[PDB]
Context: one part of a larger RNA, bound to proteins that are not shown
Molecule: 18S rRNA, nucleotides 976 to 1799
Organism: Saccharomyces cerevisiae
RNA sequence: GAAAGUUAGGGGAUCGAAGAUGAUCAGAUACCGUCGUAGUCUUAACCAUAAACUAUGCCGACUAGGGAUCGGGUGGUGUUUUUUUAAUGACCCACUCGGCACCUUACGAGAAAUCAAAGUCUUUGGGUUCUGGGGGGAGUAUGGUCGCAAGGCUGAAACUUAAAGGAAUUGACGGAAGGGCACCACCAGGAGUGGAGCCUGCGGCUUAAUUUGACUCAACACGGGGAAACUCACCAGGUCCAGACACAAUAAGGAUUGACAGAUUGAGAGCUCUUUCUUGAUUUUGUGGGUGGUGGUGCAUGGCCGUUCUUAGUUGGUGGAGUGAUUUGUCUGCUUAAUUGCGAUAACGAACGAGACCUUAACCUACUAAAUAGUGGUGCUAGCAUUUGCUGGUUAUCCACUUCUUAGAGGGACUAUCGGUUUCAAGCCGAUGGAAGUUUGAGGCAAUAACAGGUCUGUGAUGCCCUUAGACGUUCUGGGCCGCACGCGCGCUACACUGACGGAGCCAGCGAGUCUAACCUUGGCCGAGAGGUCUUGGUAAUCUUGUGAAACUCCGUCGUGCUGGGGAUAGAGCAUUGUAAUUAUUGCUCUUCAACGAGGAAUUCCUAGUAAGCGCAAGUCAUCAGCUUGCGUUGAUUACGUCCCUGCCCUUUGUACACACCGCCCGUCGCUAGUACCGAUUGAAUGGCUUAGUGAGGCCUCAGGAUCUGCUUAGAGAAGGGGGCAACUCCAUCUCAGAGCGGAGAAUUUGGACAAACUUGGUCAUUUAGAGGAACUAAAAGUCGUAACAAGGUUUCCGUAGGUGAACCUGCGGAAGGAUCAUU
Numbered sequence: 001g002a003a004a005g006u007u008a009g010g011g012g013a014u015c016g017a018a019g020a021u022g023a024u025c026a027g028a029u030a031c032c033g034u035c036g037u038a039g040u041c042u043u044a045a046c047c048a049u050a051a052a053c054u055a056u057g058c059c060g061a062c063u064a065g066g067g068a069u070c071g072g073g074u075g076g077u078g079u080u081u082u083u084u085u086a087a088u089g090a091c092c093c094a095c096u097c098g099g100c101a102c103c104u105u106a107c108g109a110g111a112a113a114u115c116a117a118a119g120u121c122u123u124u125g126g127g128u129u130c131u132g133g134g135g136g137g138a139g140u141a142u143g144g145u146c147g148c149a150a151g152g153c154u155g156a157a158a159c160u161u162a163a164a165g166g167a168a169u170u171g172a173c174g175g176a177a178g179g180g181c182a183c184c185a186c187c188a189g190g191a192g193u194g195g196a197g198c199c200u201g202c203g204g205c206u207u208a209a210u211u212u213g214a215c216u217c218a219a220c221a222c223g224g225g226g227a228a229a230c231u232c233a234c235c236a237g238g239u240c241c242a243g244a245c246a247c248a249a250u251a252a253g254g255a256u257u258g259a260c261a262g263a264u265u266g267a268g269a270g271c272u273c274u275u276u277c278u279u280g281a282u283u284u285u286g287u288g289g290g291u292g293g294u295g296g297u298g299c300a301u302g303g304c305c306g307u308u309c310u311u312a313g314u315u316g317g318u319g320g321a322g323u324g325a326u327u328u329g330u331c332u333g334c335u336u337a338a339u340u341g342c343g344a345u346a347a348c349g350a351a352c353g354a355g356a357c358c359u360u361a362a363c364c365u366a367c368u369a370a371a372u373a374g375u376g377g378u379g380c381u382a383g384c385a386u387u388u389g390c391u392g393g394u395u396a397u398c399c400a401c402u403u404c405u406u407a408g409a410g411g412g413a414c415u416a417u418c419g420g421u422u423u424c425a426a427g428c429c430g431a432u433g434g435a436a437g438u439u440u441g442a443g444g445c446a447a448u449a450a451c452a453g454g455u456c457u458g459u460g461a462u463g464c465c466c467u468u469a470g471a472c473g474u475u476c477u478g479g480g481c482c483g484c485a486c487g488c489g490c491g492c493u494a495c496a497c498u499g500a501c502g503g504a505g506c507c508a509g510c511g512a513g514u515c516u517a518a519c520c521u522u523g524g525c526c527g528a529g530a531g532g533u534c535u536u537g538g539u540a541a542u543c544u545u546g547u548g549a550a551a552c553u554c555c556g557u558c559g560u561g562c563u564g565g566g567g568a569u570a571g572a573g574c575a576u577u578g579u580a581a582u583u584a585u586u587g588c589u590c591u592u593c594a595a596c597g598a599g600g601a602a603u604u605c606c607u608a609g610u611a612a613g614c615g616c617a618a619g620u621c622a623u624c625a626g627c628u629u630g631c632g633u634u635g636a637u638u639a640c641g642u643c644c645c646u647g648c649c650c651u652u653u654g655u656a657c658a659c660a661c662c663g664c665c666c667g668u669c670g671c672u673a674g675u676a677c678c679g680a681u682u683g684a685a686u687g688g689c690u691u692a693g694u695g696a697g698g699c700c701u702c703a704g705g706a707u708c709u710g711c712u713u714a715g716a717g718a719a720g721g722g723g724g725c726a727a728c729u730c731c732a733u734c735u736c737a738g739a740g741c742g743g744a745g746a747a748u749u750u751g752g753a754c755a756a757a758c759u760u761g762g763u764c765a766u767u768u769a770g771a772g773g774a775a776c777u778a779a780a781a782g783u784c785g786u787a788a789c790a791a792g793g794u795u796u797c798c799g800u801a802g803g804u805g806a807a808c809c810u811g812c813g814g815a816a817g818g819a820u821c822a823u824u
Base pairs, nucleotide, nucleotide: 005046006045007044008043009042010041015039019035020034021033022032053817057128058127059126061120062119064104065103066102069099070098071097072096073095074094075093076092078091079090080089108115109114134161135160136159143154144153145152146151171657172655173654174653176652177651178650179649180648181647182646185642186641189606190605191604192603193602196493197492198491200489201488202487203486204484205483212223213222234479235478236477237476238475240473245288246287247286248285249284255282258277259276261274262273263272292467293466295465296464297463301461303455304454305453306451307450308449310446313352314351315350317348318347319328320327321326331343333342334341357444358443359442360441361440363411364410367408368407369406370405373402374401375400376399377398379394380393381392382391383390384389414437416432417431418430419429420428421427495599499558500557501556502555503554504553505552512544513543519538520537523534524533525532526531565596570591571590572589573588574587575586612634613633614632615631616630617629618628619627661792663789666785667784669782672778673777674776675775677773678772681769683768684767685766686765687764688763689762690761692759693758694757697754699752700751703748707744708743709742710741711740712739715736716735717734795816796815797814798813799812800811801810802809803808
Other pairs, nucleotide, nucleotide, family: 001048tWS001052cWS002049tWH002813cSS004047tWS004800tSS004811cSS005149cWS006148cWS014040cWW016038tHS017037tWW017810tWS018036tHS023031tWH024028tWS025027tHS028030cHS046148cHS047150tWS051797tHS051814cSS051815cSS051817tWS056118cWH063117tWW067101cWW068100cWW081088tWH082087tWW105116tWW106107cWS106108cHS109121cHS110112tHS110113tHS111166tSS111323cWS114118tWS117119cHS134163tWS137138cHS137158tHS138157tHH139140cHS139155tWS140156tWH141155tHS147149tHS147150tHS158675cSS168325tWS170658cWH171660tSS173790tWS176791cHS182643tWH183188cWW185645cWS187607tWH188638cSS190611tSS194601tHS195494cWW196595cSS198626tWS199221tHS199490cWW201220cSS202215cWS206210tWW207209tHS208235cSS209479tSS210483tHS211225tWH214219cSS221626cHS227231cWS228578tWS228622tWH232480tWW232481cWW238269tHS239474cWW241471tWH243289cWS244289tHS250255cSS252281tWS254280tWS254281tHS255280tHS256279cWW257278cWW261270cHH264271cWS265267tHS270275tWW291468cWW297456tHS298302cWH300456tWH300462tWS303458tHS309448tWW312353tWS313447tWS316330tWH316349cWH317329tHS319346tWS322324tHS329348cHS332343tWS334426tWS335340cWW336338tHS341426cSS342425cSS364366cHS370402tHS371395tWH374404cWS387388cWS402404cHS405541cWS412435cWS413434cWS415416cHS422426tHS433437tWH456462tWS466472tWS468469cHS468471cSS496499cSS496563tWH497558tWW497561tWH507550tWH508632cSS509631cSS511545tWW511617tSS513538tSS514517cSS514540tWW521536cWW522535cWH527530tHS529574tWS529588cSS537543cSS538540cSS540543tHS549615cSS550614cSS551633tWS559560cWS563564tSS566595tHS567593tWS567594tHS568593tHS569592cWW576585tWH577581tWH577622cSS607638tWW609610cHS609635tWS610636tWW611635tHS620625tWW642644cHS654790cSS656788tWS656789cSS664788cWW665787cWS667806cSS668783cWW671779cWW676774cWW679771tHS680770tHS691760cWW695756tHS696755tHS698753cWW701750cWW702749cWW704747tHS705706cSS705746tHS706745tWS713738cWW714737tWS784805tWS785806tWS790793cWH820822tHS
């Protein structure tokens, strides 16, 4: 030693963790707003933490350039001010020491970002301190120590895990920025859909089956899919075999085939059976092996298509940058529909796409022409006028021509001319002319990379699997694909006078059409109608067909009334197609005459001959349009702009994403399992060490003295004699009192040191139980939210404090690891 926080006093305006409130929100006890305690200030003490960051330890030497700046100093006849003048001071120039930094380069270093240090490091050593060794668990538990506390410092283990992480790269994404585009986006509007009825497709339901594929744009009038039968894949049933070929078996005293009639069967299916006839090597049975399959796999493939993507984007070679992935080229600006161009330029030169190209629509009174297209005139002829004339017809009347029509070859527009605008270039705007001036209009073709898009139900395109003779082959009959309490999509009719009806008028274009067949059909007749019939023309610029279309116009009827609007729903009949219409194939006649009174939340298409209205041809087709592909007829309003929504393109930027935002990802809660922790139990067990107490044993020592033994003896009795006369004695033998002088020495025993062992306590360690509590880890498609990654939708993060279901929110201070290296 910031901030927060703590103690105590003071102070207390502001802002303001808490808290209260008003909103927003699905919730919002968060962001936003209004209040507001503690705090923010201060005194005296505590705390000692931070993205306390230059995320870069201190000391020292060397190594590249450049300029500026802060402080000090030196020099300069330097400038200015003073008192022209001096000294100063302030400025200028040069230099220097020491700092804060900065620009350029990389010799060097580095994984790179980047670095004058992060260099002088595998050519490895100038001195020295600290810290780390995959990620988590974990800065957790426990023990110490500091602290009033909050907490700080120190600091494991079990267990778990193959990846966490750094820097960069191209993509994708961004509620990031910039620029440019789109009626599959919006604006200004138009017509609408969604609302009613009906048609049609999808789902679900039902069903014997109601075959099936396809589900945002990029499924749902799509499978060219308008299904009677067929189609057909499904259902109930019945036939056939088209099972090649090889082998084996049977076997011309016959392998085998077929069959009238009856039973049987829906059925003149002998399918099967009865009964016998017929045929004659092709066959039958078995084995292998093939064939077929609208059987499966579209996630095993081809091809085709669609989409990403109707935008302008994609790629080499050689050079350059980078260790590399990769990048430059392919670009800052201006322009363009356009990586289209002007140009700029570590790139140069190329390729693909775009464009150019092709088709079509528009112009040609200029070429070639043409009874399969027309026109005029002249002949013949009809009518009216008559005065010349007007309207018409006329195939063998010819003559002439090509404006209209058809084509073939060509021309024409190239933004031409002019004026403005722009670095004054590409180009853009306006006007004139012109048939045509939005790349003239509309299309066709249409790059790289991809989708695990669709399709094996287009394919005698196909691998694998399945099936392959009571077959999933093939074929016959009959049903279904239409089945309907409901929900969606494409559409058709309409809800009326800008109209319905009835009469008159009356105008197109794209196209199709009969052969070994029966198509498009005129004309005549019949029929109310549909339609029928007799003929005719056309293999088609000639015939159908001027396709005499419809909407439209003119006259009338109706008269605001679910009405003569509207015409579903039903009954009856007449026709046509077809073998067959019964769940009406369609057409026609009469009658019935339902909803609908302009359509809610929502939502589609569209910028000129376009939207819209209107019908016609073709496709499917025997019949069946309400659909599609094209054609023409009548023909508006409103922008000529923008990026607000939905998306696209390029650049920069961030990314914790790479199945790429439908991504990644946090935590509570709840279930299950496991690991360790805390934990009442003065828990328990084991082991070590040990106080105190008791204390074996032997060792030393004070005694002790059984017993044994040597010597000195010595009393008495007995005998013997050292030969006497009553003295002197001998020396072995035996007996029993008794004395000492000693020596060895067991039991026992005093005290002492050594001290086992036991008991009781204490202490240390290691294992271990435990109600409950509190974490971690994993698993699990659990619940609640959505905290972080983009400005992650309140920028993230650090420290601290408070609060909240949870991620988390808020306050104070700090950091960029920021979304700002930037205002002389």